[PDB]
Context: bound to proteins that are not shown
RNA sequence: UUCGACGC
RNA sequence: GUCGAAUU
Repeated sequence: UUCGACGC
Repeated sequence: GUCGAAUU
RNA backbone atom coordinates (compact mmCIF):
# COMPACT_ATOMS: atom_id res chain seq x y z
C1' U A 1 0.00 0.00 0.00
C1' U A 2 -7.41 4.72 0.34
C1' C A 3 -9.22 2.84 4.52
C1' G A 4 -12.47 -0.20 7.83
C1' A A 5 -15.08 -4.64 9.46
C1' C A 6 -15.96 -9.67 9.71
C1' G A 7 -15.04 -15.02 9.08
C1' C A 8 -10.69 -18.88 8.71
C1' G B 1 -11.88 -14.73 1.73
C1' U B 2 -16.77 -11.84 3.05
C1' C B 3 -18.85 -7.46 3.09
C1' G B 4 -19.05 -1.88 3.98
C1' A B 5 -17.50 3.78 3.46
C1' A B 6 -23.82 11.02 3.28
C1' U B 7 -26.87 9.42 7.68
C1' U B 8 -20.60 6.13 12.42